[PDB]
Context: bound to proteins that are not shown
RNA backbone atom coordinates (compact mmCIF):
# COMPACT_ATOMS: atom_id res chain seq x y z
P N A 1 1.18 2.98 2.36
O5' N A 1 0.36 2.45 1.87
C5' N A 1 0.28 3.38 0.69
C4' N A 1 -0.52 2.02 0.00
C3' N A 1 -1.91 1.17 0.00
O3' N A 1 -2.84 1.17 -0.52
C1' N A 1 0.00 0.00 0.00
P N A 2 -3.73 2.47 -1.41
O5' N A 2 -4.94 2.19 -2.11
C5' N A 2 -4.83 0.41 -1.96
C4' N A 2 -6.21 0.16 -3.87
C3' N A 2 -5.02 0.41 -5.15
O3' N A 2 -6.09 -0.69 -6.43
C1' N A 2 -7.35 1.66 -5.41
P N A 3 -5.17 -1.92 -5.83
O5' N A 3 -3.73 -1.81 -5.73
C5' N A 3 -2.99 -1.40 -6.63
C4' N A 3 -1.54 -1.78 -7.19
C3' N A 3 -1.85 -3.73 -6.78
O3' N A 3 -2.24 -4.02 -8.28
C1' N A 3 -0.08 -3.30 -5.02
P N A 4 -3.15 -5.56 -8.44
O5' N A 4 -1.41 -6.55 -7.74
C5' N A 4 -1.79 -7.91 -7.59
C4' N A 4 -0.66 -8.58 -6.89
C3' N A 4 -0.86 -9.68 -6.25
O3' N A 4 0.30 -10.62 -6.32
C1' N A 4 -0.89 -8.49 -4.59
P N A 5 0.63 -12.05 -7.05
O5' N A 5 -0.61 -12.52 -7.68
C5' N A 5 -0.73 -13.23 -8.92
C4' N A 5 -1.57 -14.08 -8.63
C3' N A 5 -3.16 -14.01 -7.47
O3' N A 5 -4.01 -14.97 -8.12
C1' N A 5 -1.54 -16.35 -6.81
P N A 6 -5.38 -13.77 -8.61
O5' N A 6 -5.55 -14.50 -10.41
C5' N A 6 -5.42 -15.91 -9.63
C4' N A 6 -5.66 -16.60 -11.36
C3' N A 6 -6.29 -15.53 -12.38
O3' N A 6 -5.83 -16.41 -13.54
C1' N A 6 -8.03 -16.73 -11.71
P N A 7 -4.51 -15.91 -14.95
O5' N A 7 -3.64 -16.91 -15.19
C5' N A 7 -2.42 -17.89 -14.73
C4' N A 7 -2.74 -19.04 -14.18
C3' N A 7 -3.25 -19.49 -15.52
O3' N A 7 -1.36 -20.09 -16.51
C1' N A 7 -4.12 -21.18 -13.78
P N A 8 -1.01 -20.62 -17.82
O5' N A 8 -1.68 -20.27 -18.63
C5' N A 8 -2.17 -20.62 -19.57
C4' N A 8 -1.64 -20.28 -20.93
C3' N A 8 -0.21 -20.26 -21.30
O3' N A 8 0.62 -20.63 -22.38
C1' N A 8 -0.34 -18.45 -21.64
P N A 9 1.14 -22.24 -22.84
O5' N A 9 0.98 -23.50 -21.55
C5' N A 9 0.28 -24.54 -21.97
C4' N A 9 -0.67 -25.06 -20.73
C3' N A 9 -0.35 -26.46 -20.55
O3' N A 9 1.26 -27.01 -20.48
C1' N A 9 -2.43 -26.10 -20.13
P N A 10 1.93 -28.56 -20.31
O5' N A 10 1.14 -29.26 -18.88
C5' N A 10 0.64 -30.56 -19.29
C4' N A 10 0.04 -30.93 -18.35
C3' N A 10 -0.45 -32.44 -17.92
O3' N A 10 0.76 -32.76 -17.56
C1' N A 10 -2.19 -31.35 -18.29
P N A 11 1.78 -33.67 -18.31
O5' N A 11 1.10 -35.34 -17.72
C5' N A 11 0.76 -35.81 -16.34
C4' N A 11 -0.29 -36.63 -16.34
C3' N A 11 -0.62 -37.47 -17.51
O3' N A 11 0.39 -38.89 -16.85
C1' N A 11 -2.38 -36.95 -17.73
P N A 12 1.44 -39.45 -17.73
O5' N A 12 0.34 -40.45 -18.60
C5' N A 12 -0.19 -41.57 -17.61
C4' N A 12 -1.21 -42.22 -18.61
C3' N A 12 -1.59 -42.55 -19.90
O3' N A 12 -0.47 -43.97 -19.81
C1' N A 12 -3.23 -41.78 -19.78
P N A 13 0.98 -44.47 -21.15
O5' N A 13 0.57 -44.71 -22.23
C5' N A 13 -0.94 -46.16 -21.98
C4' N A 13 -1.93 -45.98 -23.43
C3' N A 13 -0.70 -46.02 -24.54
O3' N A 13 -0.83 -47.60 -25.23
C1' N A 13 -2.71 -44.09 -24.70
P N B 1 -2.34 -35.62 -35.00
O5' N B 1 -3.54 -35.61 -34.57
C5' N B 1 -4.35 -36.50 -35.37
C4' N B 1 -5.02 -37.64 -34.80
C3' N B 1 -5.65 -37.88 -33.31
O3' N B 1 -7.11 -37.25 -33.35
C1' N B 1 -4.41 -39.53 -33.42
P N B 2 -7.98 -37.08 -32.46
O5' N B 2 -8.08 -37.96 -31.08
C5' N B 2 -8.99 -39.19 -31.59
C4' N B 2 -8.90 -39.79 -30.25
C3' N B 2 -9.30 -39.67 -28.89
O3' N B 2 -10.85 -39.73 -29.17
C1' N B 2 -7.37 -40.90 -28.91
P N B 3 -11.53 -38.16 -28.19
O5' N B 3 -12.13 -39.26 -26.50
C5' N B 3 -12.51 -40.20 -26.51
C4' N B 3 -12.14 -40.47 -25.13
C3' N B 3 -12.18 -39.27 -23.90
O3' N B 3 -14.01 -39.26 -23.30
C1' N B 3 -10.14 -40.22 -23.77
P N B 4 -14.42 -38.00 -23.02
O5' N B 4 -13.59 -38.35 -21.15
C5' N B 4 -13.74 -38.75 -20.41
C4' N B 4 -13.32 -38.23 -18.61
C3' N B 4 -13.10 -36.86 -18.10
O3' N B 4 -13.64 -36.85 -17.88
C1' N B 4 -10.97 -37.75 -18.76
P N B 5 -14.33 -35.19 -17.70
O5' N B 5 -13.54 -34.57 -16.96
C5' N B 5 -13.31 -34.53 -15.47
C4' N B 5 -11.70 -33.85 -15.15
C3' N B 5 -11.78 -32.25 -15.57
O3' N B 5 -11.79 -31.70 -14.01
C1' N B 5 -9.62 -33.13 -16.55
P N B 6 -12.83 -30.41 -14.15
O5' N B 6 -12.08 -29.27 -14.39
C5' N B 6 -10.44 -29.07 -13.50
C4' N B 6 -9.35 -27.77 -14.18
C3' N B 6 -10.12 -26.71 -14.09
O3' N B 6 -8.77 -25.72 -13.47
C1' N B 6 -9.09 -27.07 -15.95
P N B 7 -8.78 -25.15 -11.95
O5' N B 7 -10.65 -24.46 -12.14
C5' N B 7 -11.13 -24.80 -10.73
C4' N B 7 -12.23 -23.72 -10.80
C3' N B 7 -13.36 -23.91 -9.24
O3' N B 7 -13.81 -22.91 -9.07
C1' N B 7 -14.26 -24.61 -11.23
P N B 8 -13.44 -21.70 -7.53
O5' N B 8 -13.41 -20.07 -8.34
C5' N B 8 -14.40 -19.79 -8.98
C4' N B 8 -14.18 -18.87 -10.66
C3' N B 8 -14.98 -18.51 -11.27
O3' N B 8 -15.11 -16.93 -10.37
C1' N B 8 -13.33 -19.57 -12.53
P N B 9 -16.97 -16.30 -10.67
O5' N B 9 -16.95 -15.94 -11.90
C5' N B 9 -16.44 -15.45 -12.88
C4' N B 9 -17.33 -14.66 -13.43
C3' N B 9 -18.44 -13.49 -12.93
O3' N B 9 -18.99 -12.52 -13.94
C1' N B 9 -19.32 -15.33 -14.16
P N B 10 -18.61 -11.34 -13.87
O5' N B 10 -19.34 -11.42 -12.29
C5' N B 10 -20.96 -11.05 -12.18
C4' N B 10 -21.31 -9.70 -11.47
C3' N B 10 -22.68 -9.14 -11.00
O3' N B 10 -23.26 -9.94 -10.15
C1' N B 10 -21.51 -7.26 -11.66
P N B 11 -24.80 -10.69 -10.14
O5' N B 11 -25.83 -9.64 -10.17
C5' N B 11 -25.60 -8.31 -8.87
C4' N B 11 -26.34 -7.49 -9.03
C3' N B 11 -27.63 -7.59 -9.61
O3' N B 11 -28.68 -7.34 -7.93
C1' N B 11 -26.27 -5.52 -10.46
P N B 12 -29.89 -8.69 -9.13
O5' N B 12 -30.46 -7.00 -9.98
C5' N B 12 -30.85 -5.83 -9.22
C4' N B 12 -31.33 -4.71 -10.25
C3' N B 12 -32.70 -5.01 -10.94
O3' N B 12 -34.01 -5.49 -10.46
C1' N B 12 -30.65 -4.18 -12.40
P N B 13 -35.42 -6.26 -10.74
O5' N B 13 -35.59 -5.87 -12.61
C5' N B 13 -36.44 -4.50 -12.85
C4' N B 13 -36.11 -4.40 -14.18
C3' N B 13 -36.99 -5.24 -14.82
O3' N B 13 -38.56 -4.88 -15.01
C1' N B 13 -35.06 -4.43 -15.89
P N B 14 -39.91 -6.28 -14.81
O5' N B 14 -39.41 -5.86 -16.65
C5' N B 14 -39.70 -5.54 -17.43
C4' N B 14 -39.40 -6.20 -18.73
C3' N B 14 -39.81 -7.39 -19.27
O3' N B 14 -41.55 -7.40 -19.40
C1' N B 14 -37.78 -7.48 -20.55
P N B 15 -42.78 -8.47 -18.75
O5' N B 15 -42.09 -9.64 -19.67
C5' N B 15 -42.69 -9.62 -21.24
C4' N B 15 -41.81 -10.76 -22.17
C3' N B 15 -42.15 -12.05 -21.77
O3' N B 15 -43.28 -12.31 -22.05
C1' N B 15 -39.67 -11.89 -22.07
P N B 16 -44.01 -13.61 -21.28
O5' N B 16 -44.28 -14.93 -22.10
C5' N B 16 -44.19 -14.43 -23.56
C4' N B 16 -43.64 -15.21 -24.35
C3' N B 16 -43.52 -16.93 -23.75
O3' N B 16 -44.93 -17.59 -24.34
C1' N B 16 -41.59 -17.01 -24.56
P N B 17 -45.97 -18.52 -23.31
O5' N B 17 -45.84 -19.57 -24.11
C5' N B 17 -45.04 -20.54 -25.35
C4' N B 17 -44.13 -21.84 -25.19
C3' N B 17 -44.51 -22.75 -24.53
O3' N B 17 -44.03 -23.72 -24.99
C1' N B 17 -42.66 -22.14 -23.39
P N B 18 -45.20 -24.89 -24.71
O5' N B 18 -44.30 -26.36 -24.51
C5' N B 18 -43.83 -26.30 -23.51
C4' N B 18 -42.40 -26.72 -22.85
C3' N B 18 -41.84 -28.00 -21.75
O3' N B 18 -42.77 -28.80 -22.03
C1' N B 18 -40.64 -26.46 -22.09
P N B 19 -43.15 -30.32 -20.73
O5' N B 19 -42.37 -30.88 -20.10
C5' N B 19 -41.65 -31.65 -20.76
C4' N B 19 -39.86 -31.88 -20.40
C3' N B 19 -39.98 -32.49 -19.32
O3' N B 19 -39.93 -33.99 -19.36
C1' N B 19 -38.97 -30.62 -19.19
P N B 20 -40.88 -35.13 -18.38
O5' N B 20 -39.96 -35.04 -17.38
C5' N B 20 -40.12 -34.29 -16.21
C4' N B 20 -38.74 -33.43 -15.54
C3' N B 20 -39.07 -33.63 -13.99
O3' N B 20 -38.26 -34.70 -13.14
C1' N B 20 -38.33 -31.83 -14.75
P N B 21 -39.78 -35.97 -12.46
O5' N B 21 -39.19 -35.59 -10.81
C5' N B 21 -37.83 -35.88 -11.18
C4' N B 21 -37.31 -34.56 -9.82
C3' N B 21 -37.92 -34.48 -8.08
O3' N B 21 -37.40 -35.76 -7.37
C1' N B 21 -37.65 -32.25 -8.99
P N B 22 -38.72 -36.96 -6.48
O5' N B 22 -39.10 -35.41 -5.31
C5' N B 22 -38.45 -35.03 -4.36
C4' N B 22 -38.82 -34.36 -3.30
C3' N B 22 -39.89 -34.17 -2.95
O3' N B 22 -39.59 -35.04 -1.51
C1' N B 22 -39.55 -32.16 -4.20
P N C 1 -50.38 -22.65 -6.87
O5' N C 1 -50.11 -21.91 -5.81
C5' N C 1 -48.39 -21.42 -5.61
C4' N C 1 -48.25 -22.02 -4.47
C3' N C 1 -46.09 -21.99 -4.44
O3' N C 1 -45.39 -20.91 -4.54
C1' N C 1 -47.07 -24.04 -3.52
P N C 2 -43.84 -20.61 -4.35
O5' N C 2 -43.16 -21.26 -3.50
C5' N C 2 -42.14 -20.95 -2.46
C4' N C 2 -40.82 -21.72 -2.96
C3' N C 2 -40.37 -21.20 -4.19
O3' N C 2 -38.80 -20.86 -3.34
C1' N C 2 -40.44 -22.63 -4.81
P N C 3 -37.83 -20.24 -4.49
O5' N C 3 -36.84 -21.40 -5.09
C5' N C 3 -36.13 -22.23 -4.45
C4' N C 3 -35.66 -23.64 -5.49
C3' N C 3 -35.50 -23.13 -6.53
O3' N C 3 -33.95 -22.83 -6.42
C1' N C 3 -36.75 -25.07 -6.93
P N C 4 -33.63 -22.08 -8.27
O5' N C 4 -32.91 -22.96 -9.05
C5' N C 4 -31.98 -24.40 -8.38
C4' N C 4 -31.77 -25.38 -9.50
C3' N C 4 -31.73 -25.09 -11.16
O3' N C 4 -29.93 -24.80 -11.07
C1' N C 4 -33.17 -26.58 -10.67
P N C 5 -29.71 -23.88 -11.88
O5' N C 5 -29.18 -24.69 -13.39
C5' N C 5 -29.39 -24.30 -14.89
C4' N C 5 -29.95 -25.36 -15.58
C3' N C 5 -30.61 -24.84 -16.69
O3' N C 5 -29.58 -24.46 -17.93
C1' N C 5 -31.90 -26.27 -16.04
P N C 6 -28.73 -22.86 -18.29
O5' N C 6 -29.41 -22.54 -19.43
C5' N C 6 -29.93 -23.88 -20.58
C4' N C 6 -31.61 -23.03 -20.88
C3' N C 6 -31.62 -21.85 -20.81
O3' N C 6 -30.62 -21.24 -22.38
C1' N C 6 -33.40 -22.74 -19.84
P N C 7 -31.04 -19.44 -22.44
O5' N C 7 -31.60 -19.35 -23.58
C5' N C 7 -31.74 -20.51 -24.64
C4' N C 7 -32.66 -20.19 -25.83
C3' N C 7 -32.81 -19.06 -26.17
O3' N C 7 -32.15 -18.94 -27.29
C1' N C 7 -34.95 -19.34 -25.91
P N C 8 -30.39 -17.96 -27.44
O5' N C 8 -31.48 -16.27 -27.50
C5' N C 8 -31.98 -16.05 -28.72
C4' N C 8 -33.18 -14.89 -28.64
C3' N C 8 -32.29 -14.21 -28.21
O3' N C 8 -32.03 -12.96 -29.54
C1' N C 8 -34.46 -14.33 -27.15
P N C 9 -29.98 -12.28 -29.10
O5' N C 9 -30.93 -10.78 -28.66
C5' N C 9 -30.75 -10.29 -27.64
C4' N C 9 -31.63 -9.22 -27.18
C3' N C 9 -31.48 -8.14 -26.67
O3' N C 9 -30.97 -7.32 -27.15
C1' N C 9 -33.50 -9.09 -25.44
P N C 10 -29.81 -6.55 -26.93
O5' N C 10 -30.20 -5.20 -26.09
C5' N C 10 -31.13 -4.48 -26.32
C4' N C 10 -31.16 -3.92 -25.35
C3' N C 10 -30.35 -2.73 -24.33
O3' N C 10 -29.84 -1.42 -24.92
C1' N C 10 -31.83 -3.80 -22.64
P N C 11 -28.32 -0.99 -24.58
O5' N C 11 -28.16 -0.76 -23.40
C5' N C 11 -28.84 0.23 -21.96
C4' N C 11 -28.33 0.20 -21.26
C3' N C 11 -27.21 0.59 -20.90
O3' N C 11 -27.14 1.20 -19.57
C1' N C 11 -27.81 -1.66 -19.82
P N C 12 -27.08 2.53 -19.62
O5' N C 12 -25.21 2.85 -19.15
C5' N C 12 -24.40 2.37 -20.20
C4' N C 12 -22.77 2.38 -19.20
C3' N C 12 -22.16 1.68 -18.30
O3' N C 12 -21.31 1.45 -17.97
C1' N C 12 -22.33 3.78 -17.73
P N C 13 -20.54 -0.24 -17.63
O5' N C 13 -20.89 0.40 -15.72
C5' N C 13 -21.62 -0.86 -15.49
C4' N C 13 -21.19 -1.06 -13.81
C3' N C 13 -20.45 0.74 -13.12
O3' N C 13 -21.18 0.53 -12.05
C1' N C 13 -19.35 -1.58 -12.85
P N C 14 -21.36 2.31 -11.44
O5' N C 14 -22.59 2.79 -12.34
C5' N C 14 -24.06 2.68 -11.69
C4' N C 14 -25.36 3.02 -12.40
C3' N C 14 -26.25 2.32 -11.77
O3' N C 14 -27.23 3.79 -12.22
C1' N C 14 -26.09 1.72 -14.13
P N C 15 -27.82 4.31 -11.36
O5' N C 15 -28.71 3.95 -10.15
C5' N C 15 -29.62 3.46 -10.07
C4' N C 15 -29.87 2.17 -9.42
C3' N C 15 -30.56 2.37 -7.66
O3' N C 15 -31.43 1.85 -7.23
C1' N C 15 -28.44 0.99 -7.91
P N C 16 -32.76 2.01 -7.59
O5' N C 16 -33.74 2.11 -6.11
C5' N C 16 -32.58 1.55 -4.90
C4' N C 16 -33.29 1.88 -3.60
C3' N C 16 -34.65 2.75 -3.68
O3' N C 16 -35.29 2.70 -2.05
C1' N C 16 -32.87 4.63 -3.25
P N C 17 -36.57 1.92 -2.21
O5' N C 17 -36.66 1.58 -0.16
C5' N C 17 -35.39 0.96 -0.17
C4' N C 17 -35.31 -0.83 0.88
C3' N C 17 -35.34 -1.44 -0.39
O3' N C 17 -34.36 -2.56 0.29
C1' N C 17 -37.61 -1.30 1.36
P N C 18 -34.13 -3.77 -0.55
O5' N C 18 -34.79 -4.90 -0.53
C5' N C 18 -35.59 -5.50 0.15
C4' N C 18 -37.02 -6.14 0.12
C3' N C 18 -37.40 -6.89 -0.85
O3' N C 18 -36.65 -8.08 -0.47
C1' N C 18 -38.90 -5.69 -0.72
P N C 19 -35.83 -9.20 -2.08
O5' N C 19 -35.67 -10.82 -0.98
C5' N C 19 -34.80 -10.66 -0.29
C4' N C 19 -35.03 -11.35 0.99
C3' N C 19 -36.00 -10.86 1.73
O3' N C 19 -36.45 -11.12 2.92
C1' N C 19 -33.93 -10.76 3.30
P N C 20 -37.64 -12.30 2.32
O5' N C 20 -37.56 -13.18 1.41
C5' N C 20 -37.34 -14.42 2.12
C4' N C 20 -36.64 -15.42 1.31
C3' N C 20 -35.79 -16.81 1.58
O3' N C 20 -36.97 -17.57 1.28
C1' N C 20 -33.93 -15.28 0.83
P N C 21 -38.25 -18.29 2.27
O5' N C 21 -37.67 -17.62 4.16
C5' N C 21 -37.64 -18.96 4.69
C4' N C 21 -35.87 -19.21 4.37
C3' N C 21 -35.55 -20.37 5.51
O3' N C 21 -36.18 -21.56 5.79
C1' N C 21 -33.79 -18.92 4.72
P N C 22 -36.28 -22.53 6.85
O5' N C 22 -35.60 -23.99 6.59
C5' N C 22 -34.73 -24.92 6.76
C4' N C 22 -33.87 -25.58 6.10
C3' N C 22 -32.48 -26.35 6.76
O3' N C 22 -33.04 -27.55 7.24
C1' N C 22 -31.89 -25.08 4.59
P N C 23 -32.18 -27.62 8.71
O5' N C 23 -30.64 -28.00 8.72
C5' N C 23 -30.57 -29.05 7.75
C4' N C 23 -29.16 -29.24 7.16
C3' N C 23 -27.93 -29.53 8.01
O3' N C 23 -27.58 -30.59 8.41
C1' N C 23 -27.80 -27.47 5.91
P N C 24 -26.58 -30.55 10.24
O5' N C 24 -25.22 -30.41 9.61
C5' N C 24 -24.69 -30.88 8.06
C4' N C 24 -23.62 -30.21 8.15
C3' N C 24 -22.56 -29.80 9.25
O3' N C 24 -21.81 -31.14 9.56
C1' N C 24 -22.65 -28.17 7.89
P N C 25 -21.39 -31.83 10.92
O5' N C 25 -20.08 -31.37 11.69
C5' N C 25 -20.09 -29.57 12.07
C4' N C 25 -18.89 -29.00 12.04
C3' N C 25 -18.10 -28.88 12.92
O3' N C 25 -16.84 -28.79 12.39
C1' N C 25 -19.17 -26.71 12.69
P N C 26 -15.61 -28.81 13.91
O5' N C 26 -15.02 -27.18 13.74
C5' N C 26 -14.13 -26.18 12.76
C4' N C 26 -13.43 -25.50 12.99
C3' N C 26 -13.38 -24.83 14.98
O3' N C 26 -12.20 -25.73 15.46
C1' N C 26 -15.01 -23.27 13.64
P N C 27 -11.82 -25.49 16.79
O5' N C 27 -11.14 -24.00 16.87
C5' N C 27 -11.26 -23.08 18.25
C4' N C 27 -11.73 -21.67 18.14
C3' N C 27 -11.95 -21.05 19.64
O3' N C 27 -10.71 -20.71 20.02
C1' N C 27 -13.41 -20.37 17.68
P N C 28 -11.06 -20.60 22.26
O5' N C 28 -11.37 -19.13 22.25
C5' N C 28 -11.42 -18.60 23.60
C4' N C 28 -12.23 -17.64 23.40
C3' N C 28 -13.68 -17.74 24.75
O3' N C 28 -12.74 -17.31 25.86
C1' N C 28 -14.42 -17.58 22.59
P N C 29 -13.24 -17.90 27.33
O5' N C 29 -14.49 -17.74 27.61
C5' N C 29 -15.14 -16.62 27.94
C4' N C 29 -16.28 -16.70 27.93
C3' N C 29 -17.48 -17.51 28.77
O3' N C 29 -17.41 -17.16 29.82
C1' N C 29 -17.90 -18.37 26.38
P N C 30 -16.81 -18.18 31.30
O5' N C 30 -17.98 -19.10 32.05
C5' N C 30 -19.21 -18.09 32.45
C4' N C 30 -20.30 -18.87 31.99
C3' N C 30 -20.48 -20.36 32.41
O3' N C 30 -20.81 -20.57 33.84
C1' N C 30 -20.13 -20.49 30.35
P N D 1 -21.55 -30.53 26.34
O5' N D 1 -23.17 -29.97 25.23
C5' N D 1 -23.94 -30.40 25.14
C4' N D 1 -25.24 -29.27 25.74
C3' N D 1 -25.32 -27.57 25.29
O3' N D 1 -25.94 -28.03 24.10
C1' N D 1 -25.52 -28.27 27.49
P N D 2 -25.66 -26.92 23.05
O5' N D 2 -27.33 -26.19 23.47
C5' N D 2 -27.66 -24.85 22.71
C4' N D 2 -28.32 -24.23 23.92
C3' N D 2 -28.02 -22.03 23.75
O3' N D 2 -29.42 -21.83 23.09
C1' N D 2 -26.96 -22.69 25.66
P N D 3 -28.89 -21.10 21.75
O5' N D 3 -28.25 -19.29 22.48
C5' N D 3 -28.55 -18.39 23.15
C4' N D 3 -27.04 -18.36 23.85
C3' N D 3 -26.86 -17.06 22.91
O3' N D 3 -27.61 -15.75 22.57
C1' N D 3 -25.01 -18.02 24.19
P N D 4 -27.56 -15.55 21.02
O5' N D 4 -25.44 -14.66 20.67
C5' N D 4 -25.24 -13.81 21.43
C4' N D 4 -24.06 -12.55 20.86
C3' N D 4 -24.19 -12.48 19.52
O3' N D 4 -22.87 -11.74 19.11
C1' N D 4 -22.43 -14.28 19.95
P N D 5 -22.83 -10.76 17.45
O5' N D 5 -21.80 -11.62 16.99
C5' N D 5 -20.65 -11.33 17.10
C4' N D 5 -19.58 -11.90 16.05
C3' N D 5 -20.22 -12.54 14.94
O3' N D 5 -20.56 -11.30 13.91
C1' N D 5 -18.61 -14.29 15.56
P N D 6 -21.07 -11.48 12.49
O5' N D 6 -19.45 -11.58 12.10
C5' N D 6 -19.15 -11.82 10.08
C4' N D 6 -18.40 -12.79 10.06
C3' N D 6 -18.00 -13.58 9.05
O3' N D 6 -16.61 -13.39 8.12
C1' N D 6 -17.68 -14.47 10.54
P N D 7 -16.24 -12.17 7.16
O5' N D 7 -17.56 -12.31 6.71
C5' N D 7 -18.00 -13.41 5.21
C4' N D 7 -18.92 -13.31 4.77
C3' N D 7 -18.98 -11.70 3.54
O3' N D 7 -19.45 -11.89 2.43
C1' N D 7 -20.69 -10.98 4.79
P N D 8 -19.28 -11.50 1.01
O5' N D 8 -19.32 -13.18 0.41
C5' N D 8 -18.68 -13.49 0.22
C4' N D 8 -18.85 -15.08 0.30
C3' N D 8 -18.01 -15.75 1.20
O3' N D 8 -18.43 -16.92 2.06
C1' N D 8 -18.72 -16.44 -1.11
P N D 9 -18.05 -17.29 3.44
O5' N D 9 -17.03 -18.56 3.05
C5' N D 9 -16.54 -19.59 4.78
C4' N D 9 -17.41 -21.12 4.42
C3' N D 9 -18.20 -21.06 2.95
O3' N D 9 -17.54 -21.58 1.64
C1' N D 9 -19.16 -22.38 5.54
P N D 10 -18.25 -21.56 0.70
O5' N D 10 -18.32 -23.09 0.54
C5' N D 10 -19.01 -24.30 -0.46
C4' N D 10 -19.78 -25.45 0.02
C3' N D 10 -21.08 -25.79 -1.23
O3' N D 10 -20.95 -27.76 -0.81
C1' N D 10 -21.83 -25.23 0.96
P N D 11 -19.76 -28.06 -1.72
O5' N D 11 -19.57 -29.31 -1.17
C5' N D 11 -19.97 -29.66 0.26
C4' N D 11 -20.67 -30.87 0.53
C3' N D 11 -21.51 -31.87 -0.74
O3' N D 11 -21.47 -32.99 -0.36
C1' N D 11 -23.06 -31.21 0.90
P N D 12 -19.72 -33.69 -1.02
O5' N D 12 -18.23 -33.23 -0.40
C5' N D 12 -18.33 -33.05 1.34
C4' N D 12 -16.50 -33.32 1.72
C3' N D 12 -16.56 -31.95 1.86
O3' N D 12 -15.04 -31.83 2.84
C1' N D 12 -15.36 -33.09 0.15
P N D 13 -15.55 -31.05 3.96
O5' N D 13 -16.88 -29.61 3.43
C5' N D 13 -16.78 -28.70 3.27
C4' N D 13 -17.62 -27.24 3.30
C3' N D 13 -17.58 -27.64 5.02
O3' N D 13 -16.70 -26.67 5.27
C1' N D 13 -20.11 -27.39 3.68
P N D 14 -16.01 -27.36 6.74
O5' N D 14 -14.76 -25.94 7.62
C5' N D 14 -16.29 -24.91 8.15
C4' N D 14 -15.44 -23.53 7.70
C3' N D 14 -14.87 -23.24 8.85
O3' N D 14 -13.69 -22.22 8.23
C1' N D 14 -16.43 -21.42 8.57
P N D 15 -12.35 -22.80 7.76
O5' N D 15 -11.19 -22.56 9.13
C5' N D 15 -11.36 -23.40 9.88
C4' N D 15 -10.07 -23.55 10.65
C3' N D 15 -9.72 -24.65 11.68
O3' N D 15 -8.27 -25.50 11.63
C1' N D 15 -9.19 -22.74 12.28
P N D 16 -8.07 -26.74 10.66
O5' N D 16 -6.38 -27.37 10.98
C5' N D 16 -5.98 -26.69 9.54
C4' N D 16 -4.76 -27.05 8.94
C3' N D 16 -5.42 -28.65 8.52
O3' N D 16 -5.50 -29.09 7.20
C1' N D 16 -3.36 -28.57 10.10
RNA sequence: ACAAUCUUCUCAC
RNA sequence: AUGAGGUGUUGAACGAAAAUUU
RNA sequence: AAAUUUAGUUUGAAAUCGAUUGGUGAAAAC
RNA sequence: GGUUUUACCACUUUGU
Method: electron microscopy, resolution 2.8 angstroms. The entry became public in 2022. Solved structure of RNA from Schizosaccharomyces pombe, 81 nucleotides shown. Among the 55 different proteins in the entry, which are not shown, are Ribosome biogenesis protein nsa2, 60S ribosomal protein L3-A and Pescadillo homolog. Primary citation: Ugolini et al., Mol.Cell (2022), "Chromatin localization of nucleophosmin organizes ribosome biogenesis". The source organism's lineage runs through Eukaryota, Dikarya, Ascomycota, Schizosaccharomycetaceae and Schizosaccharomyces. The sample was in a buffer at pH 7.5. Keywords: Nucleophosmin, ribosome biogenesis, fkbp, 60S ribosome, RIBOSOME.